[PDB]
């Protein structure tokens, strides 16, 4: 740097 | 449907 879940912000 | 971090994944 990907994704996917959450938190958290929008 | 966004962003940021996290854990999994990759």
């Nucleotide at each position: 740097g990907a994704c996917u879940u959450a938190a958290g912000u929008c």

Overview:
An RNA: 20 nucleotides with solved positions. Entry title: RNA primer-template complex with 2-methylimidazole-activated monomer analogue-3 binding sites. Zhang et al. published it in ACS Cent Sci in 2016: "Unusual Base-Pairing Interactions in Monomer-Template Complexes". Crystals were grown from: Potassium thiocyanate,magnesium chloride,30% w/v Polyethylene glycol monomethyl ether 2,000. Ions in the entry include magnesium.